Entry title: Early transcription elongation state of influenza A/H7N9 polymerase stalled with incoming GTP analogue. mRNA; 3' vRNA with a sequence from Influenza B virus: 25 nucleotides with solved positions. The sample was in a buffer at pH 7.4. The entry also contains Polymerase acidic protein, RNA-directed RNA polymerase catalytic subunit and Polymerase basic protein 2, not shown here. Lineage of the source: Viruses > Riboviria > Orthomyxoviridae > Betainfluenzavirus > Betainfluenzavirus influenzae. Released in 2022, the model rests on electron microscopy data to a resolution of 2.96 angstroms.

[PDB]
Context: bound to proteins that are not shown
RNA sequence: AUCU
RNA sequence: GCUUUCUCA
RNA sequence: AACUGAGAAAGC
Repeated sequence: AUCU
Repeated sequence: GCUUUCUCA
Repeated sequence: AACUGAGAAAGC
RNA backbone atom coordinates (compact mmCIF):
# COMPACT_ATOMS: atom_id res chain seq x y z
P A A 1 0.88 4.58 2.71
O5' A A 1 0.63 3.74 1.38
C5' A A 1 -0.69 3.37 1.00
C4' A A 1 -0.69 2.24 0.00
C3' A A 1 -1.93 1.36 0.00
O3' A A 1 -3.00 1.93 -0.74
C1' A A 1 0.00 0.00 0.00
P U A 2 -4.42 2.22 -0.03
O5' U A 2 -5.08 0.78 0.12
C5' U A 2 -5.06 -0.14 -0.97
C4' U A 2 -6.36 -0.89 -1.09
C3' U A 2 -7.63 -0.06 -0.91
O3' U A 2 -8.65 -0.54 -1.78
C1' U A 2 -7.58 -1.79 0.69
P C A 3 -8.69 -0.07 -3.32
O5' C A 3 -8.66 -1.43 -4.14
C5' C A 3 -7.47 -2.20 -4.26
C4' C A 3 -7.52 -3.42 -3.38
C3' C A 3 -8.01 -4.70 -4.04
O3' C A 3 -6.98 -5.38 -4.73
C1' C A 3 -9.17 -4.36 -2.00
P U A 4 -7.32 -6.35 -5.97
O5' U A 4 -7.90 -7.67 -5.29
C5' U A 4 -7.12 -8.42 -4.37
C4' U A 4 -7.98 -9.33 -3.54
C3' U A 4 -8.81 -10.35 -4.30
O3' U A 4 -8.08 -11.50 -4.68
C1' U A 4 -10.17 -9.26 -2.70
P G B 1 -19.63 -11.25 1.02
O5' G B 1 -21.01 -12.03 0.89
C5' G B 1 -22.12 -11.43 0.25
C4' G B 1 -23.41 -12.13 0.61
C3' G B 1 -24.69 -11.43 0.17
O3' G B 1 -25.02 -11.69 -1.19
C1' G B 1 -24.88 -12.07 2.44
P C B 2 -26.05 -10.74 -1.97
O5' C B 2 -27.48 -11.29 -1.55
C5' C B 2 -28.67 -10.60 -1.91
C4' C B 2 -29.80 -10.91 -0.97
C3' C B 2 -30.92 -9.88 -0.93
O3' C B 2 -31.88 -10.06 -1.96
C1' C B 2 -30.22 -10.35 1.27
P U B 3 -32.58 -8.78 -2.64
O5' U B 3 -33.49 -8.17 -1.48
C5' U B 3 -34.69 -8.81 -1.09
C4' U B 3 -35.41 -8.02 -0.03
C3' U B 3 -35.73 -6.57 -0.38
O3' U B 3 -36.90 -6.43 -1.17
C1' U B 3 -34.72 -6.64 1.74
P U B 4 -36.97 -5.29 -2.30
O5' U B 4 -37.14 -3.94 -1.46
C5' U B 4 -38.31 -3.71 -0.69
C4' U B 4 -38.15 -2.53 0.23
C3' U B 4 -37.82 -1.20 -0.44
O3' U B 4 -38.95 -0.57 -1.01
C1' U B 4 -36.38 -1.52 1.40
P U B 5 -38.76 0.42 -2.26
O5' U B 5 -38.11 1.73 -1.63
C5' U B 5 -38.79 2.46 -0.62
C4' U B 5 -37.94 3.57 -0.06
C3' U B 5 -37.38 4.56 -1.06
O3' U B 5 -38.33 5.55 -1.45
C1' U B 5 -35.67 3.90 0.42
P C B 6 -38.43 6.02 -2.98
O5' C B 6 -37.17 6.97 -3.17
C5' C B 6 -37.04 8.16 -2.42
C4' C B 6 -35.66 8.76 -2.56
C3' C B 6 -35.15 8.94 -3.98
O3' C B 6 -35.67 10.10 -4.61
C1' C B 6 -33.46 7.95 -2.66
P U B 7 -35.84 10.12 -6.21
O5' U B 7 -34.35 10.26 -6.76
C5' U B 7 -33.53 11.36 -6.38
C4' U B 7 -32.10 11.16 -6.79
C3' U B 7 -31.86 10.81 -8.25
O3' U B 7 -31.92 11.95 -9.10
C1' U B 7 -30.56 9.39 -6.88
P C B 8 -32.43 11.79 -10.61
O5' C B 8 -31.25 11.01 -11.33
C5' C B 8 -29.92 11.53 -11.33
C4' C B 8 -28.95 10.52 -11.90
C3' C B 8 -29.35 9.89 -13.21
O3' C B 8 -29.04 10.71 -14.32
C1' C B 8 -28.63 8.21 -11.71
P A B 9 -30.00 10.74 -15.61
O5' A B 9 -29.61 9.41 -16.39
C5' A B 9 -28.26 9.13 -16.71
C4' A B 9 -28.06 7.67 -17.01
C3' A B 9 -29.04 7.05 -17.99
O3' A B 9 -28.75 7.34 -19.34
C1' A B 9 -28.77 5.62 -16.13
P A C 1 -51.46 -7.83 -14.15
O5' A C 1 -50.07 -7.21 -13.68
C5' A C 1 -49.98 -6.40 -12.51
C4' A C 1 -49.83 -4.95 -12.86
C3' A C 1 -49.13 -4.09 -11.82
O3' A C 1 -47.72 -4.19 -11.88
C1' A C 1 -51.09 -2.99 -12.55
P A C 2 -46.87 -4.47 -10.54
O5' A C 2 -45.54 -3.62 -10.76
C5' A C 2 -45.58 -2.20 -10.79
C4' A C 2 -44.20 -1.60 -10.75
C3' A C 2 -43.26 -2.21 -9.71
O3' A C 2 -41.92 -2.19 -10.19
C1' A C 2 -43.57 0.07 -9.23
P C C 3 -40.76 -2.97 -9.40
O5' C C 3 -39.89 -3.64 -10.55
C5' C C 3 -40.37 -4.75 -11.28
C4' C C 3 -39.61 -4.92 -12.57
C3' C C 3 -38.10 -4.74 -12.46
O3' C C 3 -37.44 -5.91 -12.04
C1' C C 3 -38.92 -3.40 -14.22
P U C 4 -36.04 -5.82 -11.25
O5' U C 4 -35.01 -5.38 -12.37
C5' U C 4 -34.78 -6.19 -13.51
C4' U C 4 -33.75 -5.57 -14.42
C3' U C 4 -32.49 -5.06 -13.74
O3' U C 4 -31.56 -6.09 -13.45
C1' U C 4 -33.30 -3.41 -15.21
P G C 5 -30.86 -6.16 -12.01
O5' G C 5 -29.58 -5.23 -12.16
C5' G C 5 -28.67 -5.43 -13.23
C4' G C 5 -27.84 -4.20 -13.48
C3' G C 5 -27.22 -3.55 -12.25
O3' G C 5 -26.06 -4.22 -11.80
C1' G C 5 -28.19 -1.89 -13.62
P A C 6 -25.69 -4.24 -10.24
O5' A C 6 -25.05 -2.81 -9.98
C5' A C 6 -23.97 -2.35 -10.78
C4' A C 6 -23.70 -0.89 -10.56
C3' A C 6 -23.63 -0.43 -9.11
O3' A C 6 -22.39 -0.72 -8.50
C1' A C 6 -24.97 1.07 -10.34
P G C 7 -22.32 -1.05 -6.93
O5' G C 7 -22.45 0.38 -6.24
C5' G C 7 -21.52 1.41 -6.52
C4' G C 7 -21.97 2.74 -5.98
C3' G C 7 -22.39 2.76 -4.52
O3' G C 7 -21.29 2.81 -3.63
C1' G C 7 -23.98 3.93 -5.82
P A C 8 -21.31 1.94 -2.28
O5' A C 8 -22.07 2.87 -1.24
C5' A C 8 -21.58 4.17 -0.94
C4' A C 8 -22.66 5.05 -0.36
C3' A C 8 -23.37 4.51 0.87
O3' A C 8 -22.64 4.73 2.07
C1' A C 8 -24.97 5.29 -0.68
P A C 9 -22.68 3.65 3.25
O5' A C 9 -24.10 3.88 3.93
C5' A C 9 -24.41 5.12 4.56
C4' A C 9 -25.89 5.26 4.79
C3' A C 9 -26.54 4.19 5.65
O3' A C 9 -26.37 4.44 7.04
C1' A C 9 -27.85 4.56 3.71
P A C 10 -25.98 3.24 8.04
O5' A C 10 -27.38 2.68 8.53
C5' A C 10 -28.38 3.56 9.05
C4' A C 10 -29.75 2.97 8.89
C3' A C 10 -29.94 1.57 9.44
O3' A C 10 -30.21 1.58 10.83
C1' A C 10 -30.85 1.69 7.26
P G C 11 -29.77 0.35 11.77
O5' G C 11 -30.81 -0.80 11.40
C5' G C 11 -32.20 -0.63 11.65
C4' G C 11 -32.98 -1.81 11.12
C3' G C 11 -32.40 -3.18 11.44
O3' G C 11 -32.75 -3.63 12.74
C1' G C 11 -32.95 -3.07 9.15
P C C 12 -31.92 -4.83 13.43
O5' C C 12 -32.45 -6.14 12.68
C5' C C 12 -33.83 -6.45 12.65
C4' C C 12 -34.19 -7.32 11.47
C3' C C 12 -33.95 -8.81 11.65
O3' C C 12 -34.94 -9.55 10.95
C1' C C 12 -32.66 -8.02 9.84